[PDB]
Record summary
Solved structure of RNA (23S rRNA, nucleotides 2143 to 3040) from Pyrococcus furiosus, 832 nucleotides shown. The depositors describe the entry as "Structure of P. furiosus 70S ribosome grown at 95 degC". The sample was in a buffer at pH 7.5. The organism belongs to Pyrococcus, within Archaea. Rfam match: Archaeal large subunit ribosomal RNA. Gene Ontology terms of the family: structural constituent of ribosome and ribosome. The work is reported in "Pan-modification profiling facilitates a cross-evolutionary dissection of the thermoregulated ribosomal epitranscriptome" (Garcia-Campos et al., Cell, 2025). The structure was determined by electron microscopy at 2.59 A resolution and released in 2025. The entry also models zinc ions.

Context: one part of a larger RNA, bound to proteins that are not shown
C1' cells in the first nucleotide's frame, strides 16, 4: 500500500492477513 | 445513533542518549593572529 | 624623519701630559718584561729650612734658598733587582684640542591650540601631532583545536610501542 | 590462554622494558658452585681454616 | 676432610 | 654434593675440564 | 688471572 | 622476522667475501 | 692462542622512531658568457 | 676566470610514548544539522545472580520428647 | 527447586517519534486465601491462639501529613490479602512530581557554567476509514404467501 | 395469531449484629460456648 | 449489591 | 400571588 | 391590563422526572 | 421485591 | 444431585492388621 | 461430606 | 432467545 | 393461491 | 382475481431516524361544551373606614 | 390619602 | 363587605 | 401538559 | 367523567 | 403482495 473477527503459538522476541483450532447470513 | 479498546491510529526525517576528524553562540593563565594601549630608534 | 638656536652636567672615543705602584723578608714604597753595572755631577751633587701638592699620614714627588763636590748597587738577600740609565705598558684620576652621544635649563622661527570674516593678537613649543620601523601588553576582536579503544557514553584504565609464561 | 606443525581474539590471567656495562665486550690458561655433615685458640647461630 |  | 648456586636486570630456554669464578 | 678493542671499514645474500 | 600462509616503509637478526687487527 | 679455532658487542628472546630542516666527519661534483 | 658564500653525493646525531610520526583548553538547559535500534534511559524479549515462595536432612531449643512450635550448618 | 510479582545483567525488536510517575473512572484475570464456607494436628479445658488442607461465588471500606507507589498513624470493621492485564487504562480525564526555555540559595569551577541538591512559575491537538462493544432498523434464506 | 426452548448471561444475592439456648456445657475460680428456634441492619 | 414504583416524604417543576 | 426600576398619559 | 430587566427578584406549586422516599 | 432444597 | 479436603464400613495383597488395591456410605 | 459445580429461579 | 443450516410446532385464512 |  | 400488509388520518402505555401501542363512523382518539378533582390565595368594580391634611367645607 |  | 373569590 |  | 357539535375523510401502493 |  491492498485489506481488515478471535485463543494458543512460530516469528526482527506484543500478527485483522502465517500454523492448529473457535466463531461468524448481508446492508443501514 | 452512541463510546473510543485495537489498527504499536492521525497531526513531525525522535523530547532524552551516542556517532560526525558537521556547525553556531559563549568562556579562559588552550594554539595562532588583528586592532587599541606603553615604549626605543 | 619632520627638527631648529644658546649654555650646563654626564657617559664613551682620537691627539698629548701628569702624579699615583707598602706581597714576606729591606740599606727600601723592586708592578711587568727587554738593552743593560755604570750612570748622574758648573750639560752644577750630599747635608741643612720653610711653601704648594697627591698620599695605605707607609713614605715618596717638587719651585726657591744656606750649601760649592759628591750620590746607588755591582757585593748578599728577594719565588722574580735596581730609586744604575735608556724603552713600551699595565691600576685610579685630572686637565688642553677635536669627535660622539644621553640628560638638564633657557629661546623662537617650524609645528599645534584659542580669539577674530580678515588683519592681527595670545598660549604651548622642537614637546605634542603625523609618517616608517622595533619589543611588550592585549578574549576588545577573529580563525581554529580540544584524539582513540570502551559489554552506550563519562570518570577510571591504556588491552595506544616492545619482551617472557 | 593456544586446541602436541603454523595461526588464533577479548577492558583475558601472571609479570617485566623506555636501562646498565671499557667491563658485565674478544680470546687463552687454570679451577668448580649452593646446601649439609664431622673436626678445630679466642670463635658463639653467624669471622678463618 | 667427606 | 647433577647444579638444589651463578650467569647485570622480568620470565622462559641454554650453560660443569663451562657460557659460572 | 694474562693479553687486547671485531662495540672497526667497503659490500653480497637471506 | 616484525608482517606464517599472503602485499611493506623503518627496524632487528643470521650466513658470508675483502681490508686492517686481537 | 703453540695450533686447530674464535672475534661484525653483551649466551638467545625487550631497552625504541618517517618526510622536511639543522649540526658534525670526510672527499668529490656543482652555482645561468 | 679568481675569491667569499650557497647547492649536491656518502656516514653519524638532535623526535615525534596517540611510539607506521597534527603544533592544540572548555560550556551549552538558547542550541542547530546529518544520521544511528551498528548504542544508553521508559517498555517488551532472554537470564535469575538478587527478590518472592517452597522442599530434603536433622545439631539442637522445647521440664522427658527433633518434627505442637522454632529449626542452625549444608543441599 | 518453582514464579517472573524487586533489582541487576545482555543489547535481540522499536530512534522519518509506540507520549512518563502518581491520582480519578471502568472492565477483567491468577492463587502462593485477609474475611466469609468445610476440615486435620496441637505444649487444643472453655473463650481464644499456633501450624496445615480443600475452596477464587462474594467482600476486602473511610480518613491525617506527603506529588507520592510504598511505609507510618487514627476511628470503625467479619476482614480492612498480595499480584497480572504494554509497571491495564492521557485519539477517557487531572497535571501535583520528573525532564527544556525564567529565577533564588548552598557547594564545586579563574570563567563560561554544573549539581541522580533543594526552591517559585511553566501548553495536554481529533469531523472515526476498518474493526470492537452498546442499543435501534431494512432485507434474503428457512422449497408458495399471510 | 399463539407457543416450544437448542444454546448464551446472572451474584442476584453476600455478610454482620441482637433475643433465646445460657450465666448452661467447660473450668478451682475468673471467665465462658455450640446445634436448633426467632428478629433485624448494611 | 441488584431489579422496580411515585401511594407517603423531599428536590425540581422558564405550565400556572 | 407579592414586589422594585422603567415604558405604554393616569385606572 | 401589559413589554423588558437571569423566569427581573421572592413565596407557594399539580402533572411529569426523581431519591434523601417506598 | 430478591428460594433454600 | 454429584463432588474436593476430611470422617468411616467391608476387604485382601501380606492366614494378622489396614479408609484402598476392587467395592460401598 | 463445602459460601465451591449442575438444577429448580430470572433476562 | 427460530439464523437453533436438523434454519421448529399448532390452529386459521 | 395453484 | 387475490388472504394479508404499507403510505396517508386522530393521538401516545412508545420514541434520536426507523420501530412499537391505542383509535379511525363496527367511533369517545383529539378538539369543543358541561360537570368532577386540584394549584395559588380572595380578582376588576362599587360602598364604607382610615394616621392626618384641607376655607377643619368639597376633596 | 398608603392601607383595611 | 359583595368573595373559598378571580385566574389557570 | 388530570 | 358525560355529550358525536368538529376533524379521524378522500385517495394511492 | 404469494400464484
Nucleotide at each position: 500500500u491492498c485489506u481488515g473477527c478471535c485463543u494458543g503459538g512460530c516469528g526482527c522476541g506484543c500478527a485483522u492477513g502465517c500454523c492448529a483450532g473457535g466463531g461468524a447470513c448481508c446492508c443501514c | 445513533g452512541g463510546u473510543g479498546g485495537g489498527a504499536a491510529g492521525c497531526g513531525a526525517a525522535g523530547a532524552c542518549c551516542c556517532c560526525a576528524u558537521g556547525g553556531a553562540g559563549c568562556u579562559u593563565u588552550a594554539c595562532u593572529g588583528c586592532a587599541g594601549c606603553c615604549u626605543g630608534c | 624623519g619632520u627638527u631648529g638656536c644658546c649654555a650646563c652636567a654626564c657617559g664613551g672615543c682620537g691627539g698629548g701630559g701628569g702624579g699615583u705602584g707598602c706581597g714576606c723578608a729591606g740599606c727600601g714604597u723592586a708592578g711587568g718584561c727587554g738593552g743593560g753595572a755604570g750612570g748622574c755631577g758648573u750639560c752644577g751633587a750630599a747635608g741643612c729650612c720653610c711653601g704648594g701638592c697627591c698620599u695605605c699620614c707607609g713614605g715618596g714627588u717638587c719651585g726657591g734658598g744656606u750649601g760649592g763636590a759628591g750620590c746607588c748597587g755591582u757585593c748578599c738577600a728577594u719565588g722574580a733587582g735596581a730609586c744604575a740609565c735608556c724603552g713600551c705598558c699595565c691600576a685610579c684620576u685630572c686637565c688642553c684640542c677635536g669627535c660622539u652621544g644621553u640628560g638638564u635649563g633657557g629661546c623662537u622661527a617650524a609645528c599645534c591650540c584659542c580669539c577674530g570674516a580678515a588683519a592681527g593678537g595670545g598660549g604651548g613649543g622642537a614637546c605634542a601631532g603625523c609618517g616608517g620601523u622595533a619589543g611588550g601588553u592585549g578574549g576588545g576582536c577573529a580563525g581554529u583545536u580540544u584524539g582513540g579503544c570502551u559489554g552506550g557514553g563519562g570518570c577510571g584504565g591504556c588491552a595506544c610501542g616492545c619482551c617472557u609464561c | 590462554g593456544a586446541a602436541a606443525a603454523g595461526g588464533u581474539a577479548u577492558c583475558g590471567g601472571a609479570g617485566g622494558c623506555g636501562c646498565c656495562c671499557u667491563a658485565a665486550g674478544g680470546u687463552c690458561g687454570g679451577c668448580u658452585c649452593a646446601g649439609g655433615c664431622g673436626g678445630g685458640u679466642c670463635a658463639g647461630g653467624a669471622a678463618u681454616c | 676432610g667427606c | 654434593g647433577u647444579a638444589g648456586a651463578g650467569u647485570g636486570c622480568a620470565a622462559g630456554g641454554g650453560c660443569a675440564a663451562a657460557a659460572g669464578c | 688471572g694474562g693479553c687486547c678493542u671485531g662495540a672497526c671499514u667497503g659490500g653480497a645474500c637471506c | 622476522g616484525u608482517a606464517a600462509c599472503a602485499g611493506a616503509g623503518g627496524c632487528g637478526g643470521g650466513u658470508c667475501c675483502a681490508g686492517c687487527c686481537c | 692462542g703453540a695450533a686447530a679455532g674464535g672475534g661484525u658487542g653483551g649466551c638467545c628472546u625487550a631497552g625504541c622512531g618517517a618526510a622536511c630542516c639543522c649540526c658534525u666527519g670526510u672527499g668529490c661534483c656543482u652555482c645561468c658568457c | 676566470g679568481g675569491u667569499g658564500g650557497g647547492g649536491g653525493c656518502c656516514a653519524g646525531g638532535g623526535a615525534u610514548g596517540a611510539c607506521a610520526g597534527a603544533a592544540a583548553a572548555g560550556c551549552u538547559a538558547c542550541c542547530c544539522u546529518g544520521g544511528g535500534g551498528a548504542u544508553a534511559a521508559c517498555a517488551g524479549a532472554g537470564u535469575c545472580g538478587u527478590c518472592u515462595c517452597g522442599g530434603g536432612c536433622g545439631a539442637g531449643a522445647g521440664c522427658c520428647c527433633a518434627u505442637a512450635u522454632c529449626g542452625a550448618c549444608c543441599c | 527447586g518453582a514464579g517472573g510479582c524487586u533489582u541487576g545483567c545482555u543489547a535481540c525488536c522499536u530512534c522519518g517519534c509506540u507520549g512518563u510517575c502518581g491520582g480519578c473512572u471502568c472492565u477483567u484475570c491468577c492463587c502462593a486465601u485477609c474475611c466469609u464456607g468445610g476440615c486435620c494436628c496441637u505444649g487444643c479445658a472453655g473463650c481464644a491462639g499456633g501450624g496445615g488442607c480443600c475452596a477464587a461465588g462474594g467482600g476486602u471500606g473511610g480518613g491525617g501529613g506527603u506529588g507520592u507507589u510504598c511505609a507510618c498513624c487514627c476511628a470503625u470493621u467479619a476482614a480492612a490479602g498480595g499480584g497480572g492485564a504494554a509497571c491495564g487504562u492521557g485519539a477517557g480525564c487531572u497535571g501535583g512530581g520528573u525532564u527544556u526555555a525564567g529565577a533564588c540559595c548552598g557547594u564545586c569551577g579563574u570563567g563560561a557554567g554544573a549539581c541522580a541538591g533543594g526552591u517559585c512559575g511553566g501548553a495536554u491537538g481529533c469531523u472515526a476509514u476498518c474493526u470492537a462493544c452498546c442499543g435501534g432498523g431494512g432485507g434474503u434464506g428457512u422449497u408458495g404467501g399471510c | 395469531g399463539c407457543c416450544u426452548g437448542a444454546g448464551g448471561g446472572g451474584a442476584a444475592g453476600g455478610u454482620g449484629c441482637c433475643c433465646c439456648u445460657a450465666g448452661u456445657a467447660c473450668g478451682a475460680g475468673a471467665g465462658g460456648a455450640a446445634c436448633a428456634g426467632g428478629g433485624u441492619g448494611c | 449489591g441488584c431489579g422496580g414504583c411515585c401511594u407517603c416524604u423531599g428536590g425540581u417543576c422558564u405550565a400556572c | 400571588g407579592g414586589u422594585u426600576g422603567u415604558c405604554c398619559u393616569c385606572c | 391590563g401589559g413589554g423588558c430587566a437571569u423566569c427581573g427578584c421572592c413565596g407557594g406549586g399539580c402533572a411529569g422526572c426523581u431519591a434523601c422516599g417506598c | 421485591g430478591c428460594a433454600g432444597c | 444431585g454429584a463432588u474436593a479436603a476430611g470422617g468411616c464400613c467391608u476387604g485382601a495383597a501380606a492366614g494378622c492388621a489396614u479408609c484402598u488395591a476392587a467395592g460401598g456410605c | 461430606g463445602a459460601a465451591g459445580c449442575g438444577g429448580c429461579c430470572c433476562c | 432467545g427460530a439464523a437453533a443450516a436438523u434454519a421448529g410446532g399448532c390452529g386459521g385464512c | 393461491g395453484u | 382475481c387475490g388472504a394479508g400488509g404499507g403510505c396517508u388520518c386522530g393521538g401516545g402505555u412508545a420514541g434520536a431516524a426507523g420501530a412499537c401501542c391505542c383509535g379511525g363512523u363496527u367511533g369517545a382518539u383529539a378538539g369543543g361544551g358541561c360537570g368532577g378533582g386540584g394549584a395559588u390565595g380572595u380578582a376588576a368594580g362599587c360602598g364604607g373606614g382610615a394616621a392626618g391634611g384641607g376655607u377643619c367645607a368639597a376633596c | 390619602g398608603a392601607c383595611c | 363587605g359583595c368573595u373559598u373569590a378571580g385566574u389557570c | 401538559g388530570c | 367523567g358525560c355529550c358525536c357539535c368538529u376533524a379521524a375523510u378522500c385517495g394511492c401502493c | 403482495g404469494a400464484g